Solved structure of RNA, 17 nucleotides shown.
The entry is an ensemble of 21 models.
The depositors describe the entry as "Solution structure of an RNA stem-loop derived from the 3' conserved region of eel LINE UnaL2".
The structure was determined by solution NMR and released in 2004.
[PDB]
RNA sequence: GGCUUUGGAUAAAAGCC
Numbered sequence: 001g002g003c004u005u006u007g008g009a010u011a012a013a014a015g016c017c
Stems, first nucleotide, its partner, number of pairs: 001017006
Other pairs, nucleotide, nucleotide, family: 007011tHS
C1' cells in the first nucleotide's frame, strides 16, 4: 500500500501478495 479472514471501528487481531 493492495487483497482475504476475524471484528466492524479510514480501531485492533489473524491470513496472503